[PDB]
Context: one part of a larger RNA, bound to proteins that are not shown
RNA sequence: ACAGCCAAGGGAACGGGCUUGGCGGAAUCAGCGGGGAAAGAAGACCCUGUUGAGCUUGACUCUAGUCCGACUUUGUGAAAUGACUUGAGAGGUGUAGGAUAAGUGGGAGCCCUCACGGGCGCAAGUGAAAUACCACUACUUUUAACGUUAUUUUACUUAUUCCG
RNA sequence: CGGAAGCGGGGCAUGCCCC
RNA sequence: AAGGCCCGGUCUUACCGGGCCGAUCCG
RNA sequence: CGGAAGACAUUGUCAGGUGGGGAGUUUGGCUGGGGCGGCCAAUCUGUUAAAAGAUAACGCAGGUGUCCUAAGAUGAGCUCAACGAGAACAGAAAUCUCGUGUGGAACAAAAGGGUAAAAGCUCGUUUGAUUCUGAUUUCCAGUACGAAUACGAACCGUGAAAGCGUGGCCUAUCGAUCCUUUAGACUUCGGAGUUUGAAGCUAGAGGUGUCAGAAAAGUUACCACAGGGAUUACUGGCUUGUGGCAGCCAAGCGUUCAUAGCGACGUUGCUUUUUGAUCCUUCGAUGUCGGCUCUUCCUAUCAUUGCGAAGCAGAAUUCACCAAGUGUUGGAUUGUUCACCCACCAAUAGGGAACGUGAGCUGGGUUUAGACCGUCGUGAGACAGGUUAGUUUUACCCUACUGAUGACAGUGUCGCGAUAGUAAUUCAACCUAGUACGAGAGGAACCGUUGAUUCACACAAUUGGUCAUCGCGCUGGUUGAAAAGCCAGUGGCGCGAAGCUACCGUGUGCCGGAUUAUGACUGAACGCCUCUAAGUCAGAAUCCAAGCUAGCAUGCGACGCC
RNA sequence: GCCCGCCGCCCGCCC
RNA sequence: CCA
RNA sequence: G
RNA sequence: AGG
RNA sequence: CCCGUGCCAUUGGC
RNA sequence: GCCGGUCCGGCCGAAGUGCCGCGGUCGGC
RNA sequence: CCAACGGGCGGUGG
RNA sequence: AAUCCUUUGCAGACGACUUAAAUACGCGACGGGGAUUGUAAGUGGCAGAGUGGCCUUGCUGCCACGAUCCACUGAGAUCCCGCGUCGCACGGAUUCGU
Numbered sequence: 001a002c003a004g005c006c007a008a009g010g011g012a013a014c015g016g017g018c019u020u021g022g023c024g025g026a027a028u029c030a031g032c033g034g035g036g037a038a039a040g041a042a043g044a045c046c047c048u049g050u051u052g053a054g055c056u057u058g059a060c061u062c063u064a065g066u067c068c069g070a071c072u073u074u075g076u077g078a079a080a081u082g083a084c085u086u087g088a089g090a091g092g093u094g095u096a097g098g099a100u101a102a103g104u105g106g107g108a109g110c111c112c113u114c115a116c117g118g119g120c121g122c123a124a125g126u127g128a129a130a131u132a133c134c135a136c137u138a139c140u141u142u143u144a145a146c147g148u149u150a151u152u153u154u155a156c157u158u159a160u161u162c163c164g
Numbered sequence: 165c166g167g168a169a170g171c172g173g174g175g176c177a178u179g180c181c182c183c
Numbered sequence: 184a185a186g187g188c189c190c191g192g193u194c195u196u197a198c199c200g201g202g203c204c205g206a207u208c209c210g
Numbered sequence: 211c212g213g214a215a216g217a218c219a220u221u222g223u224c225a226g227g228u229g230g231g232g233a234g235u236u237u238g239g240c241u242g243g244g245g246c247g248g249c250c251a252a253u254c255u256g257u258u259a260a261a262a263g264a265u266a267a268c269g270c271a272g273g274u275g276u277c278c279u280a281a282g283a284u285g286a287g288c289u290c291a292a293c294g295a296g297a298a299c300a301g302a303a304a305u306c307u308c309g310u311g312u313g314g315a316a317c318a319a320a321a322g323g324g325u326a327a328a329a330g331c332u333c334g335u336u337u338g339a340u341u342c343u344g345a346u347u348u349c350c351a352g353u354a355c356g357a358a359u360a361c362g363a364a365c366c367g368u369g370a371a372a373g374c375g376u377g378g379c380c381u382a383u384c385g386a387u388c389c390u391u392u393a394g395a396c397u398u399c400g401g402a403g404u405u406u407g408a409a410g411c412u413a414g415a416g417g418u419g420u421c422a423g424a425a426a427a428g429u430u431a432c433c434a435c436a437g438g439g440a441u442u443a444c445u446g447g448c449u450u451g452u453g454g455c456a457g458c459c460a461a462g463c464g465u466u467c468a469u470a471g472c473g474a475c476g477u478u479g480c481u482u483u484u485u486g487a488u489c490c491u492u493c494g495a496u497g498u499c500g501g502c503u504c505u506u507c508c509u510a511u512c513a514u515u516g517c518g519a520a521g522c523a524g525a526a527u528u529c530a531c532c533a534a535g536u537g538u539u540g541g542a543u544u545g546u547u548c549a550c551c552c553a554c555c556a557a558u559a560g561g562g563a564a565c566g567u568g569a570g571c572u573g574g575g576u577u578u579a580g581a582c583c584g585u586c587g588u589g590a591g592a593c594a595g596g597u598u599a600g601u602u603u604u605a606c607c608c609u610a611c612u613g614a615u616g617a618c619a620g621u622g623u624c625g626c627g628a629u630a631g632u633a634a635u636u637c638a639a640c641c642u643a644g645u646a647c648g649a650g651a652g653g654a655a656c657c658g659u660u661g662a663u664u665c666a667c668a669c670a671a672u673u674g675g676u677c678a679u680c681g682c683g684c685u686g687g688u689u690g691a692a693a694a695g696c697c698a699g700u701g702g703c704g705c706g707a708a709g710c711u712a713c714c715g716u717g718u719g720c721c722g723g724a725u726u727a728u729g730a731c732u733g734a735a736c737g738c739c740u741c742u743a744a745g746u747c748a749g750a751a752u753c754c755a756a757g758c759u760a761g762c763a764u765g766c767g768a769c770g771c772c
Numbered sequence: 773g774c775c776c777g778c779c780g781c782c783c784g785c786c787c
Numbered sequence: 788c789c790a
Numbered sequence: 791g
Numbered sequence: 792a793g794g
Numbered sequence: 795c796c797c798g799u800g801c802c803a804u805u806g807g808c
Numbered sequence: 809g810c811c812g813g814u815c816c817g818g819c820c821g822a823a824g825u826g827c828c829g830c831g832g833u834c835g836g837c
Numbered sequence: 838c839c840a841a842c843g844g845g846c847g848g849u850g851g
Numbered sequence: 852a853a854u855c856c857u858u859u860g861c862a863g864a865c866g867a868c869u870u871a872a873a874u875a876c877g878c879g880a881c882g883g884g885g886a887u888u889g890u891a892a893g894u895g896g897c898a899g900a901g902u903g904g905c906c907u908u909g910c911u912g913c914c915a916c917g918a919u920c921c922a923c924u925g926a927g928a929u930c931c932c933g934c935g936u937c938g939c940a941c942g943g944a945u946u947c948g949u
Base pairs, nucleotide, nucleotide: 002017005022006021007020008019009018027615028614029613030612031611034609035608036607038604039603046438047437048436049435051434052433053430054429055428056427060234061233062232063231065228067226069224070223071222075156076155077154078153079152080151082149083148085145086144087143088142089141090140091139099131102137103136104135105134106133109120110119111118112117160215161214162213163212164211165210166209167208168207172183173182174181175180186204187203188202189201190200191199192198193197239249240248247268252274253273254272255271256270257269275421276318277378278377282336283335284334285333286332287331288330290314292310293309294308295307296306297305316325317324319383321381322380323379340364341363342362345359346358347357348356366375367374368373389416390415391414392413393412394411396410397409399407446490447488449486451485454480455479456478457477458476462472463471498575499574500572501571502570504566505563506562507561508560509559512537513536514535516531518529519528520527540552541551543549580598581597582596583595584593585592586591620771621770622769623768624767625766629760630759631758634664636662637661638660639659640658647652665719666718667717668716669715673712674711675710676709680706681705682704683703684702685698686697687696688695689694722754723753728748729747730746731745775851776850777849778848779847780846781845782844783843784842788794789793796807797806798805809837810836811835812834813833814832815831816829817828818827819826852946853945854944855943857871860868877939878938879937880936881935882934883932884931886929887928888927893923894922895921896920901916902915903914904913905912
Other pairs, nucleotide, nucleotide, family: 003016tHS013446cSS013447cSS014037cHS014445tHS026616tHS029864tWS032610cWW033034cHS033606tWS033609cWW036569tWH041495tWS047441cWS050424tWW056589cSS057059cWH057588cWS059235cWW060230tHH064229tHS066227cWW068225cWW072221cWW073220cWW074217tWS074219cHH075158cWS077078cHS081150cWW084147cWW085144cWW092138tHS095128cWW096101tWH097125cSS097130tWS098124cHH099130tWW101127tWS107132tHS109132tSS113116tHS126130tWH157217tWH159216tHS176180cWW185205tHS229231cHS235426tWS236427cWH237428cWH238251tHS243442cSS254320tWS259266tHH260265tWW261262tHS261263tHS272320cSS275384tWS277281tWS280337tWW288327tHS289328tWH290311tHS291311tHS301302cHH301303cHH315328tWW324329tWS328330tHS334368tSS338375cWH343361cWW344345cHS344359cHS344360tHS349354tHS349355tWS350354tHH351352cHS369371tHS385418tHS385423tSS386417cWH386418tWH386423tWS387417tWW395411cWW398408cWW428590tWS438493tHS439443cWH441493tHS445491cWW448487cWW450452tHS452484cWW453481cWW459475cWW460473tWS460474tHS461473tHS463468tHS464470tHS467521tWW481510tWS489490cHS497602tWW499545tSS503567cWW511513cHS511533tWS512534tWH513556cSS516727tSS517530cWW523647cSS523651tWW524646cWS524652tSS533751cWS537556tWS537557tSS538558cSS538559cWH539553cWW539554cWW542550cWW544548tHS555557tHS567570cHS576577tWS579600tHS587589tHS587590tHS606608cHS614865tWS614866tHS617763tWH620772cWW626762tWH627761tWS627764tHS628761tHS632757cWW635663cWW641657cWW642655tHS642656tHS643655tHH644653tWS645654tWH646653tHS648650tHS648651tHS670711tHS670712tHS672715cWS674713cWS677707tHS677708tWS678700cWS681927cSS699700cSS707930cWW712715tHS721755cWW725750tWH727749tHS732742tWH732744tWS733743tHS734740tWH736738cHS742744cWH762766tHS763765cSS784843tWS785841cWW786840cWW790792tHS799804cWH800803tHS821823tHS821824tHS856872cWW856942cWS858870cWW859869cWW861869cHS862867cWS885929tWW889925cWS889926tHS890924tWS893924tWH897898cHS898919cWW899918tHS900917tHS906911cWW907909tHS907910tHS929931tHS
């Protein structure tokens, strides 16, 4: 889209029409809206879809905002208290050993001197190694030189900011 | 705005304090 | 600004202009 | 210019903490609807399973996500669980002994199946729960990890050794991918040269149980979108457990008596009108409950008619038969359906028609958006929890009926009557009769009479309504004023008629025939008996007729004819 | 504004 | 045909 | 019949 | 059977 | 259907 | 002799509808 | 020939 | 012959039905009847408002504007019904059937 009768039945299980039955003289006017699951709206319900959207929060991840520490802007210094060069000192905690063998080169003598004599090696003593003396060499620790380097707080203003 | 000095008075009675 | 000081100009028994001070120096 | 303040503070930058204020996102399936419970999204099994193989359900039954360096390996050696008999005490009594003892025991763990010098027991030793490789089966008929079933190569053990040993009696017991981890050796990172790390091959361990591998919560009733009757509520359909009703049987109770009545257990059905189930129909739309009005129906009958029985003396009744003609009400609470209550009544029956009925109504509930309370939730917000408020579209094309028109045919009119609709229902009271019946108390029938409830048709003398013909009283204001008029609604307001109408105004509503249940006659089968089977007499408000309405398009007549 | 009663002559349907 |  |  |  | 012409059909006495 | 319309009338007919007869006429077999 | 229907060219007669 | 016609209804939304028509108590206009409603307009009196002036010797009465009532009145109006006059009613459109 549609010709357009009713009762039953059937059929995707709610037929105006298939099926069997039954009815209907058309056309037209008026009405009551029974029906056409009457028109009118791609059901608001409900379910799904690896759909949307607004909202929530101690799902997830993030993002502004707030707090807080650091770095620039940035200039000062009291010291208390951290630290480094040189320089001069007290000393150096492994078994035995009086005590000072922490560890390295060195290593036969350094000073007063001779009337002789003295610190230390010389020796005593122990051991793996034994004691002068010039450098030196870790660790405990002090003192100047001239400070410098750094923690704060506590003080200061000149960068500097804010207010009017 | 600040300091100093002027400026008048007072406690002090040189050194200070207030306007 | 009220007095005081100075200069110039003028008609010096006068009049005008300009500077300073007159309740402050400095920064 | 002044003050305040100063290496801060304020910016700039970075770091940690808080951070739905904001933004982007996700928020697991299955599933007799999704939730909600649950694992049946991985995996084992006896059964399901008709299958050789493969086989489903939110199918039955029940297990695994561990626990074990001995709960492995091998070899020698032993053989049960258990019951009887024996041992002072010991019952739990082991322990110790003997006899019988075949799978009933024992094997960590489901089920199941297996096995007796074992695969089970005992004893020693041992480490192979080693490394590397795999044909092939399962995984899966070709698809991965996993798992198995064997090898070979390397390497050991025990063992007499043959052999066994490629994790757990067997039937086999889990994790890719980046990254990281380490192992072993070796490879590699752009002039040479040298250190550092990186990059990497091959192999093992660290998360994925949404188990062939996402980084992850909700609400929306303010909603929106695409769709689905692939899927709900919902009407319809199937079913009919539930519901309603019935039959059968008849334990039993009713003083005695199954069957006047009551009637369990059990059992078979019918209906489709409660509920449940299903998911066939619609989601490009089936308007909801309840109500109202209006038509029609069923019968499982509440009353009325006629009946049968009684525990029917009357008599109220009690149960049941035939029977759907007509009746079946008015109110109080509640949205209610339902139901409770009250007086009525003859009795105030139940059940269908898309829970009949929204192109009729109504709009109280349900069931939007607003809001409160209670409960729950951190919250948005939620509840088969309550409450107040909260919308009802359309001009009828077809069809249907009610009602009016209306050709053909030789005409109008009067008619017939195939056939179609239905009209009377019921009550009270009097006569009978204070009779029958009855100890009494009480207390009937049939006709004969009166009247009224309810329904139908109709008319309007009367009574009652109306009476916007028409005429009167009284305003306010207006035509000068009275007088006569206007406007105030479509009649200013007050008063009343013909016609139309109803306050139940007033008038008008039947024997016969055939039947049901039933009660009888004549009467066999079956010499009797028997209401019926052949025949027959009666007998319901029901059926037919009686009787009214409609009716020549039943394809008609007549009369009268141009 | 004309019919039709009874018949001559011809043209279709059941059959 | 009527029968 |  | 009959026409 | 009584006498007839004439294949027929026509067509004539009766 | 046997049939067919007819003039004239009756019986079912109560319509539509028909049939059947006393005396003759137009006709056929 | 044309029953039951018809459809006319035409005559006679209310 | 009927529809129309014209005026109406016992009839009625239209159509229909149903009426009457110079062969007629036919229509309109009058009014007579009932059954309709109920006391007119004009007219007079004073229960009764009140107030003013006038007439006259006085007495007394009058006129005026009479708020409301009575009196002459069972008056006027008449979707129904009729006999005596007047006016109009003498008519035609349209249709066709075998």

The PDB entry is titled "The molecular structure of the left-handed supra-molecular helix of eukaryotic polyribosomes". This is an experimental structure of RNA (26S ribosomal RNA, nucleotides 2360 to 3391) from Triticum aestivum, with 949 nucleotides shown. The entry is indexed under RIBOSOME. It was solved by electron microscopy to 34 A. Rfam match: Eukaryotic large subunit ribosomal RNA.